Annotation:
Solved structure of RNA (16S ribosomal RNA, nucleotides 5 to 929) from Staphylococcus aureus, 897 nucleotides shown. The sample was in a buffer at pH 7.4. Ma et al. published it in Cell Discov in 2024: "Synthetic macrolides overcoming MLS B K-resistant pathogens". Entry title: Cryo-EM structure of Staphylococcus aureus 70S ribosome (strain 15B196) in complex with MCX-190. NCBI's taxonomy places the organism under Bacteria, Bacillati, Bacilli, Staphylococcaceae, Staphylococcus. It holds a match to the Rfam family "Bacterial small subunit ribosomal RNA". On this family, see Yusupov et al., Science 2001: "Crystal structure of the ribosome at 5.5 A resolution". Its Rfam clan is "SSU clan". Rfam 15.1 lists 42,628 matches to the family in 10,626 species. Its family is annotated with structural constituent of ribosome and ribosome in the Gene Ontology. The entry is indexed under ribosome, ANTIBIOTIC. Method: cryo-EM, resolution 2.58 angstroms. The entry became public in 2024.

[PDB]
Context: one part of a larger RNA, bound to proteins that are not shown
RNA sequence: AUGGAGAGUUUGAUCCUGGCUCAGGAUGAACGCUGGCGGCGUGCCUAAUACAUGCAAGUCGAGCGAACGGAC
RNA sequence: UGAUGUUAGCGGCGGACGGGUGAGUAACACGUGGAUAACCUACCUAUAAGACUGGGAUAACUUCGGGAAACCGGAGCUAAUACCGGAUAAUAUUUUGA
RNA sequence: CGCAUGGUUCAAAAGUGAAAGACGG
RNA sequence: CUGUCACUUAUAGAUGGAUCCGCGCUGCAUUAGCUAGUUGGUAAGGUAACGGCUUACCAAGGCAACGAUGCAUAGCCGACCUGAGAGGGUGAUCGGCCACACUGGAACUGAGACACGGUCCAGACUCCUACGGGAGGCAGCAGUAGGGAAUCUUCCGCAAUGGGCGAAAGCCUGACGGAGCAACGCCGCGUGAGUGAUGAAGGUCUUCGGAUCGUAAAACUCUGUUAUUAGGGAAGAACAUAUGUGUAAGUAACUGUGCACAUCUUGACGGUACCUAAUCAGAAAGCCACGGCUAACUACGUGCCAGCAGCCGCGGUAAUACGUAGGUGGCAAGCGUUAUCCGGAAUUAUUGGGCGUAAAGCGCGCGUAGGCGGUUUUUUAAGUCUGAUGUGAAAGCCCACGGCUCAACCGUGGAGGGUCAUUGGAAACUGGAAAACUUGAGUGCAGAAGAGGAAAGUGGAAUUCCAUGUGUAGCGGUGAAAUGCGCAGAGAUAUGGAGGAACACCAGUGGCGAAGGCGACUUUCUGGUCUGUAACUGACGCUGAUGUGCGAAAGCGUGGGGAUCAAACAGGAUUAGAUACCCUGGUAGUCCACGCCGUAAACGAUGAGUGCUAAGUGUUAGGGGG
RNA sequence: GCCCCUUAGUGCUGCAGCUAACGCAUUAAGCACUCCGCCUGGGGAGUACGACCGCAAGGUUGAAACUCAAAGGAAU
Numbered sequence: 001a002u003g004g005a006g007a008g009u010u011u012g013a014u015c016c017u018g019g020c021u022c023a024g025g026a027u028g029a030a031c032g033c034u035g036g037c038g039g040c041g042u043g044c045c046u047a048a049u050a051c052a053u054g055c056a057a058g059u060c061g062a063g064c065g066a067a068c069g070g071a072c
Numbered sequence: 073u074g075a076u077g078u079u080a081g082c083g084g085c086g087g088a089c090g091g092g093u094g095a096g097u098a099a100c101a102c103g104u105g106g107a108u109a110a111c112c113u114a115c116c117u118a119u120a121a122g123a124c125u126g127g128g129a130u131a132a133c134u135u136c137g138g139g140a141a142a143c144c145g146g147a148g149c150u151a152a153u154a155c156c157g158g159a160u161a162a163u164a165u166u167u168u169g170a
Numbered sequence: 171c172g173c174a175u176g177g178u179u180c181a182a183a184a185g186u187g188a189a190a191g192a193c194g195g
Numbered sequence: 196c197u198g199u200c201a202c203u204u205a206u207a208g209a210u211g212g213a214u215c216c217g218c219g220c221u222g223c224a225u226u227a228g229c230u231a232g233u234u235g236g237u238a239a240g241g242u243a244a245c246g247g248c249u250u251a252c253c254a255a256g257g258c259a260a261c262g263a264u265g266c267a268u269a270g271c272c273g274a275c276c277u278g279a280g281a282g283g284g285u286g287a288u289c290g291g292c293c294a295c296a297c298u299g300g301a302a303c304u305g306a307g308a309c310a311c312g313g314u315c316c317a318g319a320c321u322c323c324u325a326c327g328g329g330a331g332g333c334a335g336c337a338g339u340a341g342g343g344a345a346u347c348u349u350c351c352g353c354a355a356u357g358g359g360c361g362a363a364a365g366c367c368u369g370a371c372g373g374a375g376c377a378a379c380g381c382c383g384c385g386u387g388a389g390u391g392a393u394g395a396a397g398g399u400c401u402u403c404g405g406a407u408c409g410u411a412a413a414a415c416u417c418u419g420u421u422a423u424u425a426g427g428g429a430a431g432a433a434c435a436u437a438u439g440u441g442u443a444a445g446u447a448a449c450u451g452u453g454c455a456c457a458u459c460u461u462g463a464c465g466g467u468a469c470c471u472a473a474u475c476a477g478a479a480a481g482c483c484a485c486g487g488c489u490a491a492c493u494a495c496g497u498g499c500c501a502g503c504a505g506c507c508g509c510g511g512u513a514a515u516a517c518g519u520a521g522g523u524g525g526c527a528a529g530c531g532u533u534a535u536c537c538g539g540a541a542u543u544a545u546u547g548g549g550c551g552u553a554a555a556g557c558g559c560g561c562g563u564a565g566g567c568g569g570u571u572u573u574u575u576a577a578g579u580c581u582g583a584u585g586u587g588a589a590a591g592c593c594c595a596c597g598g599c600u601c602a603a604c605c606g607u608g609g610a611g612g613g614u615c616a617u618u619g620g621a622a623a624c625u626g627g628a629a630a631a632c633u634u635g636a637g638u639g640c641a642g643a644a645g646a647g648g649a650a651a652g653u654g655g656a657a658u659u660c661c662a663u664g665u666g667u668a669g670c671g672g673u674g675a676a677a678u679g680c681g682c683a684g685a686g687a688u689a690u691g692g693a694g695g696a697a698c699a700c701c702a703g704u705g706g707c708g709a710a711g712g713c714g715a716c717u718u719u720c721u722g723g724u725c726u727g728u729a730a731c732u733g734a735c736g737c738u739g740a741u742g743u744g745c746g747a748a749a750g751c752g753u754g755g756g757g758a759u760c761a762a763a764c765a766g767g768a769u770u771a772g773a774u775a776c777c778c779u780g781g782u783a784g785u786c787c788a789c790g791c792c793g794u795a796a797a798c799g800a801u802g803a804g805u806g807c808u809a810a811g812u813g814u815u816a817g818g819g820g821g
Numbered sequence: 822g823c824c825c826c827u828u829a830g831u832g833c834u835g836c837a838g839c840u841a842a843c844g845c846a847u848u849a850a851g852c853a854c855u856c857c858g859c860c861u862g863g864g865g866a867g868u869a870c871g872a873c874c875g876c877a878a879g880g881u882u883g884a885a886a887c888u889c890a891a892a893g894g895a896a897u
Base pairs, nucleotide, nucleotide: 006022007021008020009019012897014895015894016893024537025536026535027534029533030532031531032530033529036384037383038382039381040380041379042377043376044342049340050339051338053337054336055335058085059084060083063082064081068077092295093294094293102219103218104217105216106215107214108213111212112211116208117207118206119205120204121203122202124158125157126156127155133148134147135146136145137144138143165183166182167181169179170178191199194196221267222266223265228258229257230256233255234254235253236252237251238250239249240248270292271291272290273289274285275284276283277282297318298317299316300315301314320331321330322329323328348374350373351372352371356370357368358367359366360365388416389415390414397408398407399406400405422474423473424472425471426470427469431464437458438457439456440455441454442453443452481526482525483524485522486507487506488505492521493520494519495518496517502509503508548860549859550858551843552842556857558745559744560743561742565738566737567736569632570631571630572629573628574627575626577625578624579621580620581619582618583617584616585615586613593609594608595607596606597605598604635735636732637731638730639728640727641726642725643724647721648720649719650718651717652716653715654698659693660692661691662690663689664688665687669680670679706713707712750791751790752789753788754787755786760784764780765779766778767777802856803855804854805853806852807851810834811833812832813831814830815829816828817827818826819825820824821823838845839844862889863888864887871882872881873880874879
């Protein structure tokens, strides 16, 4: 100081060089087998494809004229 | 007399916010740092000065037509913080000197 | 004045508005 | 007469927009030349505003190897993943900016739009029509079809926060606050514990003795995290309004307004967190591995089959590698596989690699931009260093602290983050300016050697051919042959002539040249190098992308020349074959002059420059001493 | 003539030092600084294709699809 691990594989055997592969951490993930619960989050990445059906922007009758309509 | 509603309408404000998507864009789009003595700004706030005087319509409504709807067009009325004309008013514009 | 300048006095000219609503004395 | 909140005009403030600029910000050069309102000016117009923004007229301008243009790709950022760091990858959710709303144009209203649930037109679709004409736009929230490996309810409420409108009560709000579904992720808790024979019975092996599953199990006690039922039951609630009570300003005064207090009110979630009683160990574990990397081994089945595999590889009757069974080990409501990124990878090496033989020094010069640059003094302050301001939003990472029973999570406070801007201070270094110096580099003077280059001449030896004299039966060649040349007189020998090419001896780890390369002699032009001196300039230097030249042989064009040797071609042999090595000939070429080619194991397989670092002994060209 | 010193070339041994080893070693392949060129496993392949140069031969620049876990240097 708060931070740094390698291993396998060329050869009868060796040291280099050099490529390949694996062990780690991640993801808006998907798939396979399983699956008890809770709390926080997250949930069309593709076809800016096409949309059935419901809602997503109204309010002020103390601005004011009503066939206004109508307690009383 | 009619509380209250808006049936419907004129008018004001809002609908340019909020919500969605990343197609386009290799660009002062974005990030950062500046400049505008080349700039706009409703609502909100504060300061002042005010808000004078007149007029003509038209929605709604009534009634005729059209058109299959969507809607459209004639006449007859009616208001408004709707519209229009004059009055007065700025640091508004033009010409002036410091 | 930081080049186009900016600035606030001047003293003339043209022309630019608006509302009422619901209240209380 | 006045209070409130409507208004209009000026100002300012705040807010929200607009424009311009420095720097930063993908890949491709097998994308090199791009533009013509282009670029500048002069007028005019119009824009909130400058401006080729537009239009006329002038001029020919403007950008570009510091990557114009073009093509492909892409929303950007805070931030996220990975890494020790430097870096590399990414741009889901949250926040800032931008752009878009079936595709494409346009304007109107409006403070603000050229406007997702506004208007007009065109287009493509989908629907109605009495055929003349009409209507529509989920990239709002749900939801459907389709595509896909893959991503959810056609829910409740405005109770809180925010927004529009209204004096307010209120209304609207698929913003938002909540519920529904999904292990999709993170975190937390479980599925039981104490004693109890590591002996039952059962599997699996067996060396048949046993061992192992195993304190695991019954077996007793024990708990209720969970679960069931059966009672309580938050916070989120602060309000606004209304009501009263005072106060302030303004009031003739009052109403009214701002403020101060306390009253009344209300909850979708939701009878949901949560707590309290009973009751039960009962309803709650699987996945992958076990050859080495790499924790975990045996038996059986099969027999290079079936199959496994990330690599090394395994499997061919005795696989810890295949399938199964026991056991083991790693994790655990998860476990593996696949897809993609970083790491390991120092395998793009700035940190942090190399080029003699492993990949890599261009064949060699001359040189332009660029990069770098000898010593001293003075100055400056662009870099550099040290402060102070402003900003680098918030949310994120890290640290601390506090609240959820802990944690995840949440909230506060710091920290950190820039090739940042403005402004002081320092002056060693790099940079700029002004002076000075020779050692670097060049010039001068005195010497030296050299196959350095170009041109034109002059020679001797040799080969071939030709003509003669002599001459006779072979010559030539191989390992042996033969083709072949001869008897038409060859070979040999002697003389003479013609022509071409190359220069024995000198000649050497010798010399010269940047390299390729340069050997007979002479002359004329002409390049470079070395030694000594210190007369002059005072850094004038190195390297050098693009560029521009030179560049062995072979090859090509034109015109010459053609002796020798000869690719190819013909034969004759050897072989099993021989389109090869051997032999006999033989064409281009080999030579010259012009051009072109621009390649070589063009090699010291070793870039150029500069300085330092044991020696010994040669040779070439000089210098000074004894 | 001999000896010493010295400058620039060209050689052979040989220290430190460097290298995988071979070897290099004041004519570095050592120690340093500046600049340029070049490399990132082996095939496919110096092959497409495009460009440029050339009369032509051909030269310069120069991939990919696909494939293997080797290829390679030195030394024993």